[PDB]
Method: electron microscopy, resolution 2.4 angstrom. The entry became public in 2025. Shown are 70 nucleotides from a PDB entry: RNA (P/P-tRNA) from Homo sapiens. The depositors describe the entry as "Human mitochondrial ribosome in complex with antibiotic tigecycline". The sample was in a buffer at pH 7.5. The entry is indexed under antibiotics; immunometabolism; mitochondrial ribosomes; tetracyclines; T cells., RIBOSOME. NCBI's taxonomy places the organism under Eukaryota, Chordata, Boreoeutheria, Haplorrhini, Homo. It holds a match to the Rfam family "tRNA". The family's RNA type in Rfam is transfer RNA. The entry has 80 different proteins, among them Large ribosomal subunit protein uL13m, Small ribosomal subunit protein bS21m and Aurora kinase A-interacting protein.
RNA sequence: UAGGGAAUAGUUUAAAAAACAUCUGACUCACAUUCAGAAGAUGGAGGUUCAAUUCCUCCUUCCCUAACCA
Numbered sequence: 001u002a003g004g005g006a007a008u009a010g011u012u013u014a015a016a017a018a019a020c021a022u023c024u025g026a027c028u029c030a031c032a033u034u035c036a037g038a039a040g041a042u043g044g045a046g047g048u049u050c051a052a053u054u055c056c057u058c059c060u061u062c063c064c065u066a067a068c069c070a
C1' cells in the first nucleotide's frame, strides 16, 4: 500500500456478571490471609429499531493477513 477482525469497572474475563484492585468494617498485639459490606465499565461520535451487550457508519485505536509472476 490493500483487505479482515477487535475497543465491556483500575485489571482480566463474561453476557451488564465475575475475580482481582480500591473503599468500609470485622478477626489479629499488629500485618497478611480470611469474613462481611460497598461502590465501581459496554472506545468516541453518528443511527435505526416496540428495545442496541450480538446491529450500524464514521472517527480514534490497536492488531492479523496479503503485498505475487516476469
Base pairs, nucleotide, nucleotide: 001066002065003064004063005062006061007060010020011019012018013017022038023037024036025035026034043059044058045057047055